[PDB]
Molecule: SAM-I RIBOSWITCH
Organism: THERMOANAEROBACTER TENGCONGENSIS
RNA sequence: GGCUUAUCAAGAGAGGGGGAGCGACUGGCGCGAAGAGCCCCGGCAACCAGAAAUGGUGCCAAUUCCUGCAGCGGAAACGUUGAAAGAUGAGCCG
Ligand code: SAM
Numbered sequence: 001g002g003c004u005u006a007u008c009a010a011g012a013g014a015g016g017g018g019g020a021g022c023g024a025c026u027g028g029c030g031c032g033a034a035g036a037g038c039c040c041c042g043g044c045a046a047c048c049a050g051a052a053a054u055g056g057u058g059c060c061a062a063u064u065c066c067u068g069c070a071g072c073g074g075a076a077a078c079g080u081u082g083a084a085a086g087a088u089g090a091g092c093c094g
Base pairs, nucleotide, nucleotide: 001093002092003091004090005089006088007087008086013041015040016039017038021031022030023029025068027066028065042060043059044058047056048055049054064085069082070081071080072079073078
Other pairs, nucleotide, nucleotide, family: 011044cSS012043cSS012059tWS018037tHS019020cHS019035tWS019036tHS020032tWS020035tHS021036tSS023062tWS024086cHS026067cWW030061cWS046047cHS050052tHS050053tHS074076tHS
C1' cells in the first nucleotide's frame, strides 16, 4: 500500500515549544502572527497486550464541520437512510 473486520452525533487543552499556513480531496464554511497545522506535556478513551496496575496505538474546534453517490419523501429548496470516499485499531496478503 491493498484485503477482511469492528468503530466513527459520547468524551477530552487556562499549559508550554515552533512560527505558516491548516481542517485528506471537491464546492461551501471555518481555524490562523491575540500564534493555527505539527511536537512535548497533560487529558479523553478502552481497539490491542496485561489478571490487574500499566503499556502499544489512537483521539482531544465544529457529526468524519456540511457536502459529493444512490433509494425513499418532496414542486423544489431541503429531509432521511444507506453506500462511496476518508479516519483508527486488529489480523492478514504482495
Ligand atoms: N480512538 C479515537 C477516538 O476518537 O477516541 C479514534 C476513534 S476511531 C473512529 C474508532 C476506532 O479506533 C475503534 O474501533 C478502535 O478500534 C480504535 N481505537 C484505537 N485506540 C483507541 C482508544 N484508545 N480508545 C478507543 N478506540 C480506539